[PDB]
Context: one part of a larger RNA, bound to proteins that are not shown
RNA sequence: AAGUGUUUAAGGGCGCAUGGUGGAUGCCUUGGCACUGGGAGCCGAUGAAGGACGUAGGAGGCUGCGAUAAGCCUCGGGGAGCUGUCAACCGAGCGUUGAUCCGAGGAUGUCCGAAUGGGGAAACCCGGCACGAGUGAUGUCGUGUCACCAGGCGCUGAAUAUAUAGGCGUCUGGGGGGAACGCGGGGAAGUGAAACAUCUCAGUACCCGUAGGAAGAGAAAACAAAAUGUGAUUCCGUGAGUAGUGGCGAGCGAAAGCGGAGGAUGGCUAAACCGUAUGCAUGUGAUACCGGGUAGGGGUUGUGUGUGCGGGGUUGUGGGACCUAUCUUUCCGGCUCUACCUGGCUGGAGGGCAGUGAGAAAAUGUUGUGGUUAGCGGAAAUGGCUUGGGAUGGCCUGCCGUAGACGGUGAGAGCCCGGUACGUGAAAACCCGACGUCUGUCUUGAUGGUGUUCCCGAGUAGCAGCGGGCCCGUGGAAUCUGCUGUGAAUCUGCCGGGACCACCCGGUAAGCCUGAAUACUUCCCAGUGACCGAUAGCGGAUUAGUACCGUGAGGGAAUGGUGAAAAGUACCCCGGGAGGGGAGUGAAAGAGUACCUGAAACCGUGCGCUU
Numbered sequence: 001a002a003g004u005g006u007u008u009a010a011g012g013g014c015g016c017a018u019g020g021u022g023g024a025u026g027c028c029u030u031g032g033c034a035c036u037g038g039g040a041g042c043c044g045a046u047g048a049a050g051g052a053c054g055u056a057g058g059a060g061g062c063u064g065c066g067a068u069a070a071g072c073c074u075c076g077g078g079g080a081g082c083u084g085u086c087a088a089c090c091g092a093g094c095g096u097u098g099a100u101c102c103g104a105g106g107a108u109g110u111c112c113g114a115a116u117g118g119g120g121a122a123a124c125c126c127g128g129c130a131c132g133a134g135u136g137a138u139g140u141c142g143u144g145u146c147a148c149c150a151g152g153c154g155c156u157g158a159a160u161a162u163a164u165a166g167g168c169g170u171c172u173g174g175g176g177g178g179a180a181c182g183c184g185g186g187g188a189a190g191u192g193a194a195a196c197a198u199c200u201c202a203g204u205a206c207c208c209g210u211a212g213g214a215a216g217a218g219a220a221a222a223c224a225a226a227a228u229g230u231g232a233u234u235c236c237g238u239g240a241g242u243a244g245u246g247g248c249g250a251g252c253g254a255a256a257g258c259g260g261a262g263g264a265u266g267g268c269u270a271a272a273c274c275g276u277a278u279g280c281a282u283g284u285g286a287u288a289c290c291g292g293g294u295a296g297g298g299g300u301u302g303u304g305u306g307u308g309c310g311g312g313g314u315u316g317u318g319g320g321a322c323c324u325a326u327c328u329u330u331c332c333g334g335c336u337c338u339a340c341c342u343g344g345c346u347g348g349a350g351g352g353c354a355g356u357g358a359g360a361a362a363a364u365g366u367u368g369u370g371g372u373u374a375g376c377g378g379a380a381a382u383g384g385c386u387u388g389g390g391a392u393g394g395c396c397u398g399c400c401g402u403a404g405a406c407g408g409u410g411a412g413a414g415c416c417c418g419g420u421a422c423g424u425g426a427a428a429a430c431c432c433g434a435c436g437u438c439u440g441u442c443u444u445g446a447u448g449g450u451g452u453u454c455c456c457g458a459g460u461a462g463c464a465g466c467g468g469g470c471c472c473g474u475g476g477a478a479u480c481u482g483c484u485g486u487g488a489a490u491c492u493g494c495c496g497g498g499a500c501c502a503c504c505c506g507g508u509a510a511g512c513c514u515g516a517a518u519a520c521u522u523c524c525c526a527g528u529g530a531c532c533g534a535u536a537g538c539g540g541a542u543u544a545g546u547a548c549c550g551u552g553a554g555g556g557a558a559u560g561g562u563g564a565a566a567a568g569u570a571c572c573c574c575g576g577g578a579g580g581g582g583a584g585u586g587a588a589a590g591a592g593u594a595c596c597u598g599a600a601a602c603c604g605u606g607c608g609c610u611u
Base pairs, nucleotide, nucleotide: 011611012610013609014608015607016606017605018604019603020602026596027561028560031532032531033529034528035527036526037525038524039523040521041520042177043176050112051111052110053066054065055064057090058089060086061085062084072106073105074104075103076102077101081094082093083092117126118125119124127146128145129144130143131142132141133140148174149173150172151171152170153169154168155167156166181212182210183209184208185207186206192199196247222230223229234261235260236259237258238257244252245251266513267512268511269457273311274310275309276308277307278306279305280304281303282302292341293340294339295338296337316491318456319455320454321453324449330349331348332347333346334345335344351442352441353440354439355438363437364436365435366434367433368432370431371430372429373428375424376423377422381397383396384395385394386393398415399414400404406418407417408416462486463485464484465483466482467481468480472498493508494507495506496505497504548555549554568595571582572581573580574579
Other pairs, nucleotide, nucleotide, family: 009010cHS009011cHS021601tWS022600tHS023598tWS023599tHS024598tHS025597cWW029533tHS029534tWH031537tSS032537tSS041213tHS044114tWS045116cWH045175tWS047114tHS047115tWS048115tHH049113tHS050122tWS051123tSS054069tSS056084cWH059087tWW063070cWH071107cWW075427cSS076427cHS078100tHS079098tWS080095tWS080096tWH080098tHS081099tWS112122cSS120122cSS134139tHS147175tWH157164tHS157165tHS158164tWH159163tWH178179cHS180213cWW180520cSS181519cSS182215tSS187203tWS187205tHS188204tWH189202tHH190201tWS191200cWW192250cSS193249cSS198249tWW199250tWS199473tWS203204cHS212214cSS213519tWS214518tWH215518tHS217233cSS218232cSS218515tHS219266tHS219514tWH219515cWH220231tHS221461cWS221494tWS221507cSS222506tHS224227tWS224505tWS225497cWS226504cWS232516tWW233517tWW239256tHS240255tHH241242cHS241253tWS242254tWH243253tHS244471tSS246249tHS246250tHS246473cWS249473tWH250473cWW261517cSS262516cSS264514tWS266358tSS270314tWH271313tHS271455cSS272312tHS283301cWS285286cHS285298tWS285299tHS289299tWS291342cWS301302cHS315318cSS316508tHS318491tHS322451cWW322452cWW323450cWW325448cWW326447cWW327446cWW328445cWS328446cWS336343cWS336344cWS345444cHS350443tWW355357cHS355361tWS356362cWH356363cWH357359tHS360439tWS362438tWS374425tHS378403tWS378421tHS379400cSS379403tWS380414tSS380415cSS380419cWW387391tWH388390tHS388411cWS389410tSS390410tSS391392cSS393412tWS402421cSS403420cWS405419tHS409413tWH411412cSS413416tWH426427cHS426428cHS458489tHH459460cHS459487tWS460488tWH460510cSS461487tHS469479cWW470478tWW472475cWS472477tWS475476cHS475477tHS521523cHS532536cSS533541tWS534541tWS534560tHS536541tWH539544tSS540544tSS542559tWS544558tHH545546cHS545556tWS546557tWH547556tHS550552tHS550553tHS562566tWH563567tHS563588cWS564587tHH565586cWS566589tWW567591tWW568592tSS568593tHS569583tWS569592tHS570583tHS575577tHS575578tHS584592tWW585589tWH586588tHS586591tHS
């Protein structure tokens, strides 16, 4: 001279180790979901529901309460701590002469709100009248009361005369809220039909009116089919996804019959007839007004006619009434037009028969170890050893057990606690009963027969037109049903038996009531879960319908866990503090109110390798 050759890491990558954030996971829970079994099923002008404003000795929220204001009285219970809570702290006090607390009944109960003296932007403005207080008087204060409407009752009765409308007064009631269920009405659309209008969705959603604790329906003008049939209604299951219906498309969709729940195959009435009263119009106004015969009477109205009331009559084999005839269970009185013999009514008395019920309605008491609304008692281990911070673990001893259910207690507890099984317990209120007072009814009553006139629910049924709904979409379309017209019959009548006619059968509409079986749960109590366990489960375990958003209707969150016990880190040090380090507590601070465990993403630091 030529050639070989590491060595760098500004930063990065990978791995490992330590940490941080974050709040997953695991294990929990003070909460919630779905259910079960019971209760109660309404609250309100005696002022609700729900609220505003206030209220404790101290600021607010929740809670409770209401100027008597976390409260007052009484009645019980209970029994030693208490003065609710977030949430302590301070300051005051109370309490075995029985507090706090629990239950029941009462009292008070501002203001708003149906809201109701008037007004009003809800929770705030103004009042009248009476009474009372207070003022020198006006002012002021308190207690009551004062809305509207309807219905009764009383007074008055406009135009206008009848009179009414209306006005005045008084009394009784309503008014509004409520989660679901119910009844009656009104009534979509998305959708489906692979379009769409019929149709469906769906008689849904929604709305309206109404209730009741259940409702509605309900006692055949039914079903059925020739069976000597069943025999109120409702509900459940079947019948049957059938018959059928259907632009015969999508789809829709019975009933009878049968098996069952529950049973009260329940009960009243209108009518015809009487009687009474009364309104209206009238009056052989007397031979006509009880039943016969006499006599009065001047009407037992000559009456009609309408209404009310009471009887009487409530059905289908038709029944009922009117006549009528046999038998004929209580007694008394007064009527029965009148007194006289004889036929109905009406009071009283023995007695039944029922009853707070649909069948009429209230009140009243006594009374049920009947119930509910507070609770109380309630057996049995300080057991040993060991581990542990702690025994409720393990091993071993015992014990109770009508109690080994569930929780709690320093970790799996029958024997530690609350309790459990079991047993007790109510002054008062309330609810069920029972007994009776009491109420009603029958009680002058029924019994069973014979032949004619009357009645058996009228603007109804039926018919027609348009519709609704029935399996049935107008179809041959019965039945049921709304509107509009038309419009009958009262039993040899009428309706239904799927056009319709005849026969037969069934039933007896146009009048009412009616429990149980059935549906539901705002709320209350006790419980359960091969339900959730904090991104779940209610939206809401937490400030929850809050914060927040929106003018508003309305929408609508997130936020749980220290530890066994705050023993919640005195004290010193750095620091302005925050935060930390020592020290201490603790079993553990790798449990420090940022707290159980403490993943990942993500962020760093350090070491190794690499670039």